glmS ribozyme RNA; glmS ribozyme substrate with a 2'5'-phosphodiester linkage from Thermoanaerobacter tengcongensis: 141 nucleotides with solved positions. The 2007 paper behind the entry is "Essential Role of an Active-Site Guanine in glmS Ribozyme Catalysis". The PDB entry is titled "T. tengcongensis glmS ribozyme bound to glucosamine-6-phosphate and a substrate RNA with a 2'5'-phosphodiester linkage". Method: X-ray crystallography, resolution 3 angstroms. The entry became public in 2007. Rfam match: glmS glucosamine-6-phosphate activated ribozyme aptamer. Rfam classes the family as a riboswitch. A reference for the family is Winkler et al. (2004), "Control of gene expression by a natural metabolite-responsive ribozyme", Nature. About the family: This entry contains a glucosamine-6-phosphate activated ribozyme that is found in the mRNA for GlmS. GlmS is an enzyme that uses fructose-6-phosphate and glutamine to generate glucosamine-6-phosphate. The ribozyme catalyses self cleavage of the glmS mRNA that is thought to regulate GlmS activity. Keywords: ribozyme, riboswitch, glucosamine-6-phosphate, RNA.

[PDB]
Order: sequence, then structure tokens, then C1' cells
RNA sequence: GGCUUUAAGUUGACGAGGGCAGGGUUUAUCGAGACAUCGGCGGGUGCCCUGCGGUC
RNA sequence: UCCUGCGACCGUUAGAGGACUGGUAAAACCACAGGCGACUGUGGCAUAGAGCAGUCCGGGCAGGA
RNA sequence: GCGCCUGGACUUAAAGCCAU
Repeated sequence: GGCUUUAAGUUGACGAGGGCAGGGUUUAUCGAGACAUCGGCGGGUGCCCUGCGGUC
Repeated sequence: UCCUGCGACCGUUAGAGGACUGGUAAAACCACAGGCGACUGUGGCAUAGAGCAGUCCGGGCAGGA
Repeated sequence: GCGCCUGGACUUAAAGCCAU
């Protein structure tokens, strides 16, 4: 130097960009000299319904 | 063009779609601070693309005057 | 591309097996 166990930790998305009110929904744009930014859960300016609004 | 209902697109800079031109980013890295350390905070540095910006092309039908 | 974290990944310490 490699592995395991235990315990204590660290990490777990880099910015750019995206919004009429409500409701529904999750599969929601771009690129980076990063490449676990893996995975899970939640959100989200997307998407669909309604109304309002505007457009030839 | 003008009034109304509908329909298609959008969302108040209210045209989906296509062309052309443009495009001051951050991490990275470095410094200072902290940690035994993985790493963290702040300051400073180089560099993109788009559903970003700019310009052009690109617009229904039906009742009436 | 925003937030959280039980896994993974990474660290430190102790202990053991395989290697120096």
C1' cells in the first nucleotide's frame, strides 16, 4: 500500500436561464477546464385544465 | 383594416416555427482564513451554450358594415 | 442545478485479515 468492522465526520448540482391568478402534474431549458453533478426524498419560473389578458 | 363568437399561439417587450449575428458565467485554479483530515468560508482569476440577446423571415375562419 | 440525507463515495481514529 489493499479490504472489513465500529465510531466520529466530509461530500451529496458549477453557473446561465426561465414567472398572469388558481388548479392539476413531474418526464422541467442551456452549457462547464466539474464527471458520485451516483441514489432517495422534497421544491421549482416548465407542462396540462380554467378564467382573465393580449395577438393576425 | 374595423365590431362579435370561435379557434390557433402566447402571457402583458403577449407568434408557435426557421435563418443570421451575438454572447462580461461559475465551479475549476490561486490567495487569505479554518480543520489532523475529507473539506469549508471569503476575495481574486480564464473559459460556454440555450427554451438568453439582437435582427430578419413567418399570421385563421366564420356572422356584418 | 434550488433544499434535506439514512445508502454510496471520501476522511480520521481504533482493531483484524491479506501484503511489506